[PDB]
Context: one part of a larger RNA, bound to proteins that are not shown
RNA sequence: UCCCAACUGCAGACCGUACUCAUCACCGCAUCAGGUCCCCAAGCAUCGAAUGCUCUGGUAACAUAGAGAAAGGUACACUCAGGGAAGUCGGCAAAAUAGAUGCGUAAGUUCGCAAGAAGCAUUGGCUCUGAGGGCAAAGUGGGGGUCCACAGGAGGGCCAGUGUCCUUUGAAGGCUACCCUCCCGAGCCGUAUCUACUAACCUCCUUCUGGUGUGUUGUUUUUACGUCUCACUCCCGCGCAGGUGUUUUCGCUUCCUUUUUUUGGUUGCGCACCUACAAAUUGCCAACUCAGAACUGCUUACGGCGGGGAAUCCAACUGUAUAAUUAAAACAUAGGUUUGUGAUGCAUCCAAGUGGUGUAUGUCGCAAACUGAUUUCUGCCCAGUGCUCUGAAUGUCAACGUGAGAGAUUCACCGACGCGCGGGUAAACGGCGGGAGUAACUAUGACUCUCUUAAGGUAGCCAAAUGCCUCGUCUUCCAAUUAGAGACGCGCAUGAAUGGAUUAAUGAGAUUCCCUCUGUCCCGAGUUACUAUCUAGCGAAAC
RNA sequence: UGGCGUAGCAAAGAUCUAACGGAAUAUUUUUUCUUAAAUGCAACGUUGGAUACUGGAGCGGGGAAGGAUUUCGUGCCAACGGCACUCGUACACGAGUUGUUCGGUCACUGAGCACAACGUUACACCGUUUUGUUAGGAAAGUGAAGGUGGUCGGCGCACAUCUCCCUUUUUUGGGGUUUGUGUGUUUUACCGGCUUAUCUGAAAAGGGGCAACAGAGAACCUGGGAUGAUAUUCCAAAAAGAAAUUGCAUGUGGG
Numbered sequence: 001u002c003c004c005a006a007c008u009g010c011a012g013a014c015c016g017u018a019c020u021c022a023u024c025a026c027c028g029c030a031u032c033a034g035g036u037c038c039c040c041a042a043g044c045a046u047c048g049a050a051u052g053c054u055c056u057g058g059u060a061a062c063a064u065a066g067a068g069a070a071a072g073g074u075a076c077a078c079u080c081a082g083g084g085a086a087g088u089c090g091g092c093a094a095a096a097u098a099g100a101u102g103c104g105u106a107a108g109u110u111c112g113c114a115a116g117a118a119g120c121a122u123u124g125g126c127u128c129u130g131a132g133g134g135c136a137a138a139g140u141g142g143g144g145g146u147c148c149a150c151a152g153g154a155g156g157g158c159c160a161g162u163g164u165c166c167u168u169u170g171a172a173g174g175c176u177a178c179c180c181u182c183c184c185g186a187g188c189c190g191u192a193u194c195u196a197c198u199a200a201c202c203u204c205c206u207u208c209u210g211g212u213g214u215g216u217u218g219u220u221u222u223u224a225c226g227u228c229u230c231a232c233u234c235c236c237g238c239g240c241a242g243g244u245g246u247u248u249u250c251g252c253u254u255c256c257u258u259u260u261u262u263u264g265g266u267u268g269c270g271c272a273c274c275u276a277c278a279a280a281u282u283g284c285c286a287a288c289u290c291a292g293a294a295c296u297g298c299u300u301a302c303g304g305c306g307g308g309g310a311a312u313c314c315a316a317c318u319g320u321a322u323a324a325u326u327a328a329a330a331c332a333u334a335g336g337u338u339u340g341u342g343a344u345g346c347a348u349c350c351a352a353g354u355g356g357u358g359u360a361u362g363u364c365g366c367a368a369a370c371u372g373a374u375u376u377c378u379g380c381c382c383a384g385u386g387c388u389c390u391g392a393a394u395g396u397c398a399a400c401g402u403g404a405g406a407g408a409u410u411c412a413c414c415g416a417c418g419c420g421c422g423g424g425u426a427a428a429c430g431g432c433g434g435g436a437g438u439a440a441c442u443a444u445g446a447c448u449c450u451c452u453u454a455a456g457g458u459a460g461c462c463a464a465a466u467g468c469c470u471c472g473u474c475u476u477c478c479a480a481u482u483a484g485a486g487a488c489g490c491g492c493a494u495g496a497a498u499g500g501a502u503u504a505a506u507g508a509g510a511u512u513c514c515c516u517c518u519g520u521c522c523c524g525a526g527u528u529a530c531u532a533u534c535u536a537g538c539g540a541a542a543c
Numbered sequence: 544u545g546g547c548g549u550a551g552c553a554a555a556g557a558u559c560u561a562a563c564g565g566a567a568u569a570u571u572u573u574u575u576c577u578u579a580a581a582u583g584c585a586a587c588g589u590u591g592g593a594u595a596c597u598g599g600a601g602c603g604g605g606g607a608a609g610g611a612u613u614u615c616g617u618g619c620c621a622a623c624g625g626c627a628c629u630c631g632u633a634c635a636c637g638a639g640u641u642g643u644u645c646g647g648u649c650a651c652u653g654a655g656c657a658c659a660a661c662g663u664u665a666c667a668c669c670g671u672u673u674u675g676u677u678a679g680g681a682a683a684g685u686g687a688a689g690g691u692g693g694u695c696g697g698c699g700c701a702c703a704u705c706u707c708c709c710u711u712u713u714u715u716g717g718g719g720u721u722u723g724u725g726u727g728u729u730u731u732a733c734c735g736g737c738u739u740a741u742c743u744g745a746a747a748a749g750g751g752g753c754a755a756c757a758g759a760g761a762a763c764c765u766g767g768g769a770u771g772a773u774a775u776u777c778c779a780a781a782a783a784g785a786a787a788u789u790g791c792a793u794g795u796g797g798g
Stems, first nucleotide, its partner, number of pairs: 006795002008792005016645001019610002026035002037606004042054004057597004064536004073530003078526003082522002086520001091517001099123005108113001124296002127293006133285001135283001139238005145232001152183005161178003165174003185230003189226004196220001198218004242275001243273003250270003255265002307515007314507002319331002335371002338368004343359001346358004375501003379432003384429002386425004395419002401413004433451005460494001461491001472488005537552002543545001558593006570581002614638005623631002643787002651758001655753002660671002683743002687739003692734003698727001700725004707718003764784002766778002
């Protein structure tokens, strides 16, 4: 090549924009205590967006109100004597529960808990104390202040000065420097310092009076000076220096030795080696925690603060939910169990299509249902009724064909899955007996016989959310218990994945009783608010 | 209509006060009369003052949606705001939201939604699909061409030049060299560029396009004897300023 930079000049669309954003601007029909996402968020107490008052802000809120101190109410108002759930379906209610701290804590348990188990103990104020950290310089001595250090300063600026500047006949005034002094700064003291203070005393005009302009001093003041003093500085030393690392790759110099100006030895220095090392003394600053102790005295006192125990039923749990009666024993739930099913498939959606989804996937897969923690077990029946069958094969079973009469028209044979059929199957649906007798003591009837079913209900477990009889019975608890609990359990009609049984754990679960507690109750009474009431305004409905 | 001024107006803690300002307006009459002695006003505004409260997870202050004139100014008070107003989110009357930079959203993707196709008795009822029976769109490079700029190369001119060759007693004087410098619209070769121009030259969950008022997410800060009511927008050159970015120029600079 020119734009692989620079700077500079010159111009910028569009569309939004107020304000509200909620106890009145949104949205609840509606100027509604309901709802409705987002940012911001002090001080103090303290566990701390808590509770609480508060700042800052904002409210000064408004929300008809007044007037009032009665009945009744309502009130997120109280209080109650004694007493302590008798009350009551029922402890609903309400009340008893507390922080923290320390101390302390039973069963059981799936080992994990259960546990604030239980239960004790403590808690002010005051006034000292303790424990509990950070932050420097190891560390040091000697000499110098008869100054030893410099760039920094003050004051000396009435002398006939000089420089710089200012103002003004052309001579003077100011701050500054130069030159000194002292300071590498300071301080004490004394002293000076135009100028000032403070305190005491004396003092003149008019006899009588008086702290002064003129007197005096010590103190203070500014600055200086001086002395002393110390910083601080300067000089010097000690820990360094040195010692240690010696048949090896610490290094180099000198020297010796070997050929060597290699090595090796040697020397000086350095490299590794606190062997320099105390304590870290000390300096400084620092913290509120907890703790301790005293001193002290008296208080359920703000605030905020879990009742507990003992069992039965029930559900594992946390989860889930019926807007707006019901939140549980319901569901979900992990956990349990089986089918179905391997892609030209299974499952499955679809008017249809080269449609859909499971499945942008593949059995550690999917689909499908049942069961419902753990734990432990899960009996018998497949006759029934389903299902299943690859089973059988010749009953049946449509069209369909096929051959047959004037023709229609007729018939016959053909003939499919399916069904008959045959077989399987119960964590399919469900089911799972009835009959007699039998001890010479006794009751009792193990024992033994019967019909009969698919099979005749096993394991288990009960008056159990299951039992009809039924308040069944007994034991147990209470004064007294249709309660409870424990037994009993013939169980009308329990009962095994219809899941049975069992089980810590958890529950605004159902339930019983103790302890706690209590105006539940006795047996009430009184007290605050707000009503009500009257008023002023404001003003309806239901019928 | 009665109902009946009855129910009823009972949450969200509470004003007070002085003052002012509005139609803070009145009053009576014997007495003369007026203070006194009997009710209004305006129960409602404000400013001051006094007391509280909230109690920042604000009743505070800011968005989102929502709303949008409600805002402000001014007025003004029939209704209306369940009292009530002399107050207003009312009425009335006007005013009033400014952006090279902020937002939105110039484009992105998410879930999600074309058209071609393919389905329907059936586009003015579509269904479907959701990038599909589709032939579903343009280069690097070359190259001609033209055009610019450089270079080179060559070429012409001029200035300057170590050095070499030439006249004359010598200097003065010439040439050449080689070198240096500058120049020519020189010429050409060669580059480099740039445009006409000509040939070459891309494949799929992506052959259509949307979908984010918070993702992803491209330039301004503070200040303002600043507005009545808006501003990271209004404030210009100097004192508002100082910024930032884009676009595009221009010259010069790097070249």